[PDB]
Context: one part of a larger RNA, bound to proteins that are not shown
Molecule: 23S ribosomal RNA, nucleotides 613 to 1376
Organism: Mycolicibacterium smegmatis MC2 155
RNA sequence: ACAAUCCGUCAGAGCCCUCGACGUGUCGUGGGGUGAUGGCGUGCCUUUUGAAGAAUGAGCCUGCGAGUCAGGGACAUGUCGCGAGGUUAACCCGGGUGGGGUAGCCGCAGCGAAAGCGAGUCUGAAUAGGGCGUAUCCACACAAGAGUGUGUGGUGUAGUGGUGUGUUCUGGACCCGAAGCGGAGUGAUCUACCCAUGGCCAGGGUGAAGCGCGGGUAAGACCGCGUGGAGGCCCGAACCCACUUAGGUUGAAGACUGAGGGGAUGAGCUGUGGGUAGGGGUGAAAGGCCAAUCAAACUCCGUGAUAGCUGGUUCUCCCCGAAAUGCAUUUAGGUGCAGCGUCGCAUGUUUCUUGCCGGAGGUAGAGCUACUGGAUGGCCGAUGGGCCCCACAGGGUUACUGACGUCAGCCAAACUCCGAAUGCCGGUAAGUCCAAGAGUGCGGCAGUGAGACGGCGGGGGAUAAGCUCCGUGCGUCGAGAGGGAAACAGCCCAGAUCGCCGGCUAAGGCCCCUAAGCGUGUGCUAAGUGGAAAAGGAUGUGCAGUCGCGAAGACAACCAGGAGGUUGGCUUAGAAGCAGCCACCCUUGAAAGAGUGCGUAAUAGCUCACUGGUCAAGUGAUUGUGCGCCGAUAAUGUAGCGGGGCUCAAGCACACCGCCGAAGCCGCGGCAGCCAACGUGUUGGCUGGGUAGGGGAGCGUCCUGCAUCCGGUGAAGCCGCCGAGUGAUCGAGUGGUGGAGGGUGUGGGAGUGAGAAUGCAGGC
Numbered sequence: 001a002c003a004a005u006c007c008g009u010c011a012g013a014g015c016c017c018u019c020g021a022c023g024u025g026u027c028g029u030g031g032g033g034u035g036a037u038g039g040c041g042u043g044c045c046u047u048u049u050g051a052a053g054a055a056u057g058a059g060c061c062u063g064c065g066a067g068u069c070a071g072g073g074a075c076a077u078g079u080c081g082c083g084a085g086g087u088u089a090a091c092c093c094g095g096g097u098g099g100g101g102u103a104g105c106c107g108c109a110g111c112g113a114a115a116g117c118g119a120g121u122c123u124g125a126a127u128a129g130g131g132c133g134u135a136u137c138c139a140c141a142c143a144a145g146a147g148u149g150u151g152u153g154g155u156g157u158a159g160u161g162g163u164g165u166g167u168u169c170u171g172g173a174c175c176c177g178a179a180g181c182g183g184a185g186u187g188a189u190c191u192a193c194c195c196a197u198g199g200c201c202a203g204g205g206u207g208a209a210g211c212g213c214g215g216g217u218a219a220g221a222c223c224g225c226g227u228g229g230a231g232g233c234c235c236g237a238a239c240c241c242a243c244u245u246a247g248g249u250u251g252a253a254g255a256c257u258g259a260g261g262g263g264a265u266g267a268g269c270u271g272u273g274g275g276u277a278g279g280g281g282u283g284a285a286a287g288g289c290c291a292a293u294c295a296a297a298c299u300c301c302g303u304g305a306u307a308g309c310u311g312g313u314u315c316u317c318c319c320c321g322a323a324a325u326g327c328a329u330u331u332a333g334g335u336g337c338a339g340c341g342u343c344g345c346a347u348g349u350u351u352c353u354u355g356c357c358g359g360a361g362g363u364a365g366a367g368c369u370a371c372u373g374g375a376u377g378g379c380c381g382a383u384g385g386g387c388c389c390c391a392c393a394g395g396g397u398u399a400c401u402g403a404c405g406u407c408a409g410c411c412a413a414a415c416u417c418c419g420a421a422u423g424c425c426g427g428u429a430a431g432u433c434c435a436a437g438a439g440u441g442c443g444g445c446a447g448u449g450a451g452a453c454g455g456c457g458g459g460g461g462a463u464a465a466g467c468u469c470c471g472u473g474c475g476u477c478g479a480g481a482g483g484g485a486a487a488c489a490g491c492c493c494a495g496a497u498c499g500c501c502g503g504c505u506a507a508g509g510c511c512c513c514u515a516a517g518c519g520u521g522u523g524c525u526a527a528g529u530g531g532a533a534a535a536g537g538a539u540g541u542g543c544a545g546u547c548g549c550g551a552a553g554a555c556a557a558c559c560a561g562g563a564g565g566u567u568g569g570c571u572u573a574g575a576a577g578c579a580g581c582c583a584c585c586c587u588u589g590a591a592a593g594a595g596u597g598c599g600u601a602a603u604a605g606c607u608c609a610c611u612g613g614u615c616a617a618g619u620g621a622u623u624g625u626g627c628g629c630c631g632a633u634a635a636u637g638u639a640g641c642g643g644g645g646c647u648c649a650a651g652c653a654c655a656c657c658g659c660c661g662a663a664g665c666c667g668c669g670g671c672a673g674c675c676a677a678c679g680u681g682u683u684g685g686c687u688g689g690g691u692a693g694g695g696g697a698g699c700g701u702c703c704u705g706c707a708u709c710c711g712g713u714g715a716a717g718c719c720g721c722c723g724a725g726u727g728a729u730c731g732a733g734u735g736g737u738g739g740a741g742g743g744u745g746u747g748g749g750a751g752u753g754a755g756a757a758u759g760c761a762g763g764c
Base pairs, nucleotide, nucleotide: 008040009039010038011037014034015033016032017031018030019028020027021026022025044057046055059764060763061762062761063760064759069171070170071169073168074167075166076165077164078163079162080161081160082159085106086105087104091100092099093098110117111116120132121131122130123129137154138153139152140151141150142149143148174312175311177309181302182301183300184299185298186297192276193275194274195273196272197271198270199269200268201266203235204234205233206231210227211226212225213224214223215222239263240262241261243260244259245258246257247256278294280290281289282288315698316697317696318695319694320693325338326337327336328335329334339448340447341445342444343443344442345441346440347439349436350438352431353430354429355428356427357426358425359424365418366416367415372412373411374410376408377407378406379405384400385398451477452476453475454474455472456471457470458469459468460467482493483492484491497670498669499668500667502666503665504664508660509659510658511644512643513642517657519656520655521654522653523652524651530646536630537629540627541626542625543624544623546621547620548619549618557614559612560611561610563587564586565585566594568582569581570580593608597606598605671688672687673686674685675684676683677682678681699753701750702749703748704747705746706745707744708743709742710741717737718736719735720734721733722731723730724729
Other pairs, nucleotide, nucleotide, family: 005007cHS012036tHS013035tHS043058cWW044756tWS045056cWW048050tHS049489tWS050489cHS065754tWS065757tHS066312tWS066754tHH067313cWS068173tWS083158tSS084107tWS086160tSS088103tWH090101tHS109110cHS109118tSS111131tSS112114tHS112115tHS119133tWS124126tHS124128tHS135156tWS136155cWW178306tWH179305tWH187278tWH187291tHS188191tWS188276tWH188281cWS192282tSS201237cWS202236tHS207229tSS207230tHS208229tHS209228tHS216221tHS217219tHS238264tHS242243cHS248253cWS252256cWS277280cSS277290tWS279296tHS283286tWS293297cWS321692tHS322691tWH323448tSS323479tHH324478tHS342694tSS351438cWS360423cWW361422cWW363420tWH364419tHS367370tWS368371cHS368412tWH371415cWS380404cWW381403tHS382402tHS383401cWW388396cWS389390cWS389394cWS391392tSS391393tHS399400tHS416417cHS434684tSS437673cHS447692cSS452490tHS461463cWS461464tHS461465tHS477489cSS480495tSS480496tHS481495tHS481663tWS483507tSS493506cSS505662tWH507661tHS509516tWS515660cSS524626cSS525527cHS525649tWW526647tWS527647tWW528529cHS528530tWS529649tWH531645tWW534632tHH535631tHS550617tHS553616tWS554618tSS556615tWS558613cWS558614cWS562609tHS565566cHS571575tWS571579tWS573601tWS574601tSS576602cHS577595cWS577597cWH578598cWH583594tWS588592tWW590611cSS592593tHS595596cHS595607cWW596607cWW599604tHS641644tWH645650tWS649651cHS698728tSS700752cWS709732tWS711740tWS712740tWS714739tWS714740tHS715739tHS715741tSS716738tHS732743cHS755756cHS
C1' cells in the first nucleotide's frame, strides 16, 4: 500500500515522550517528536525586454580559491602638530623606535609669447574698451539706474607637514581562459627519401632472342621442326598491401577481426649500420610524412603574452535610488561628454500645483471665383476637324474637338482667405511647507548608453505581424510583493517597517467547487444565444411610428362571369394578348389589360388582372430600434464558460438593497530615518518595496602592544540541551567527549568570511 507531491508553509485530528497543579485521570500563560486531512505554493546562480524554464553552471562533503602592495606620485575628504610659515632628502652620531642634518620642495604677487613692468599687467595710436589679477566682508562719499561702478576708511587674508579613507598613474594590478608570436635547444628507434652491407621469394604454366636442320631463292625475305629459357609475362602460397562487405564502435585493439580482394623476378620485400631538422628536411605531389598532433613538430625561456569577448568575485543591517536617451566615434554588443543616482558644502522656495493676466504659432477641423494642383455634370462658344458656298474675294452652315467665362456638388503630408483644445515663454496671487525630502551652483564616487508591452498621434508594411521607426510632466514591467483576470512580466485595483485567531473597503464577485444573494421589481431571450467571426440570406420575436384599404362588409376562401373590334400594326417560316419593335385605342358595359403567366412551331387550351355573390373583422406595406437564426469550417481527448451544472437563469437591460473581498485604510503594540519643541533625552509630526549603484553603522575569524581574569579541582576543538539578540550571530548557562592553553577591555595589522568559475586536492 485509492494515491498526481519545486517536497515546503500555514491550520490541524490521532499517537508517543516530558515539566507543573490537583487523584485514581484531568487541565496548564506549558514544551517536544511524528504527522491523517484542508488552504497556498513554478529550485539556486548567471545572463536577459523577458527563465520554473526544454538557455548557462553545479553528483555530495571537507579543505583551498579573487580590488593587494611600492612611491615625500595626483585629486578629494577626515584627523593631528606648527602656523606667514611648514618640512627635511641623502647622510652623521645612538645595539631601538632618539638626536642632528637648510641642500631642496610647497606657500609668500600677478600679467605678458618674451624683452619687461608690477597691484597692476597684456592688446592697442588711445585715461578706450576689453582679458587676467589685487581673499573676503562693513561704513561713508561721488556718479549713473546699460544691469552698478569709482574712491576713500576700516576688519584683515592660510598654508604646510604626518597619518586614515575613496578614486586614480606606472607596474602581472580583482581572478581564471586562447588560437598564436619570438629566442635557445631536442628529435629520422614511427614515418619520407637516400647511402653501405646481408637475406628472402612453395608449386605450376607460356615459350623471346640466339643456335642447328629442312623448304624458298642466283643470293634473300620468310616459312616449318628441334634446342634455348627471355619477360616491370600468366595462375598461385610465404611476404608486402588494403578494393568490398559484416562485426567491433565506454572495442580483444587510441585504426583491429572474419570472409572474400591486389602484387607476388621486381620501379620487389626485408634485417643490420648510417645521412638529411623546422620556414627547414623529405615527398612517383595527397597540404602527404618528420615519435598515436603538422597550412610550419616538440621542450624550456620572453611569460603571470594579449584578449572591446565568456566565466567567476566570499558576513549583516539602516537611508537614498537609476538608465536602456542625445552628440561624437576604423563606431554601432566598446568608449568620451551631456542627461538620469548618491554623498559633502553653499543658497534658501527660487522647483512643483491651481486661478488670473500678457504673448507667438498653423496642427485637428473647415474652405477654395482666396492661391497651387486634382476633378463631376450643365449653359455659352471661340478655336480646330468636317461640311456647305464655291472664288481662290466676298455670303450661311457641322455628331463635330471644343478655349475663355459662368451655375451647381467636391478633394490635398509637402494647398491656405481662416483656424481651435492642449502644449510652451513670461508676470502675478495663493497652495504644500515639524515636507516635496523640491529647485540652482561647486566638488568626491558611480552605474547606464541591448529596453518590453499597453493607451493616445504618426511614418514603413498590405493602412498584416507578439513587426519596425518616432512623439507623449502617459502608465506599468524592468527594479514591484499583495488582490482580480482559470493559469498568465507589461491589463485592472493597490505601493509590502514588524506582530495580532480585530474592523471598513478597492478591482472583482455572491447556485456548488469557492468567502459572500438558488436578493427584490419590471420587461426581453429559446439560440445553451449567454460561453468566438464577414459580405450576405430570411413570414424568429418584442417595442415604437407612418401610409393604404376596411361594417358604406376589409383580406383569405368561395360560385359565376373576364366579350366584340382583333390575329392593333412592322418583323418574319411564324407573330394570333404571351422572339422582338412601335404604338397601346373603342363599344357593351359590372368586367375584359393592345393581357400577369403556363402552354403550344402558329392556332387551341388552362388561366390571371377586374366585377358581382357568398361570407364575416380587421387586413395589408414600408420606417427605426431590443434580443435572436443561418453563413460557421482540421487534424492526441469533451476542448470557443475554469469544472459541475444553469432558461423553475445561476443569461440580458434598467432601477433598488446587502454582504464578501488585499500586505490598501482604521484599531492596539514594537523598531528605525528625517525634522520640530522643550529639556541636560523625553515627546510629537512625517517617512521606512527596491536591481545597477552611492552613503552610514556593525557581526564573526586570526596575529599582536598595554591592563586584567580563567585553566590537569580540566584550556581549545567537537557533539548536545536550555535559552538570548532587530541581523551578521551569542551564551564567564549548563552536560558529554577531550587533554593544554584561553577570555575580557582598549588600541595596531590583516593570506579576514564561498554555493557556483565544464574551479583544484582528498574522501564518498